[PDB]
RNA sequence: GGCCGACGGAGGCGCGCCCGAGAUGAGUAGGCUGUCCCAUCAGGGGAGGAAUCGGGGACGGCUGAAAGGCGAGGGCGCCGAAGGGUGCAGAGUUCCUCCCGCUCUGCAUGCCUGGGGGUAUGGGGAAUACCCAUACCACUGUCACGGAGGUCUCUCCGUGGAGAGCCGUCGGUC
Repeated sequence: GGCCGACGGAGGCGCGCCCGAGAUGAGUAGGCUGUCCCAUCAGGGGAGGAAUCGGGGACGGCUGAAAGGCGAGGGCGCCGAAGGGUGCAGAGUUCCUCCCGCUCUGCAUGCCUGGGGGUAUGGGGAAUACCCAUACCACUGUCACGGAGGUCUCUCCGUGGAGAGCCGUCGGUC
């Protein structure tokens, strides 16, 4: 020095979990009900059903939530923290069953992402909040490459890569 492996560290609005008064949810869903439209009809898309004494729908009247998401800071775990994609599985979604979509959860997977921000678009969400993706833009950390200074290892200039990185302390081994 190449490979393998363990331990220890730094990026900074760093990542994730939890608590939380209260706001939002919302005069919404729903429940009792009035006319009225559907005319064989019930959901986010679709397939088959039971009910027809059924079902749905419009606009009102009386009443009237909840969950998820937010939340001042704080506690906890951490630095592929973690987030996404995907495949498998569960649960929720209609009056019932089935497939698909969607939402939440478990599991797997280096398939993608070094990190945070801005703007744009698109997805989730009741939403403005909040979460997520992708693109452009610089910024940032890091090392590599070219360079100016300084001269004992530091500053600054540009260029590029990706955390499977990098800085370190070691063990095993070509």